[PDB]
Molecule: MERS-CoV-SL5
Organism: Middle East respiratory syndrome-related coronavirus
RNA sequence: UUUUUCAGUUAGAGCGUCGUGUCUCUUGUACGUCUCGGUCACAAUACACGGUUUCGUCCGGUGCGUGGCAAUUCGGGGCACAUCAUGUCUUUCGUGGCUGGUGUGACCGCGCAAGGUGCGCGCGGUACGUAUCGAGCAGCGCUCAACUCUGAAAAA
Repeated sequence: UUUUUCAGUUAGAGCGUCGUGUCUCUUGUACGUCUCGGUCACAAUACACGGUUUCGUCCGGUGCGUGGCAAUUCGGGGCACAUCAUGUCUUUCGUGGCUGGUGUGACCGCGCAAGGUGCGCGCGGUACGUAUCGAGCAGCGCUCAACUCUGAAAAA
């Protein structure tokens, strides 16, 4: 120098199973979808969340109800999507601000508009968000094999 075996790691692995996650996709079900309840007083409760001195009970706090004034089966203001109109400004053919009216409260459509400036029933669709399920990846264990790239022993 040419090999084999044991103890590691690793590019391309496979089967089965699983606690706890991120990202992406499909199907089914449910809910939310502009906001804020001007003041004052009293009584009766479940306590949605805490405390644990026995579910025989109590305190803090929250929600609900009634009455006076007064407008509540929404009398207003603020936020202004969509659409229309009479003037004053700006502006080398536009987009706005200001002012007024109707409808709506995520947007649109089809019946019934309890007689409301309204309150609802059966819904026919879309978008956003949350939750759940399924299909991957990652992680753990076992086995095969290996780029003659780590080490040691033995043999020729």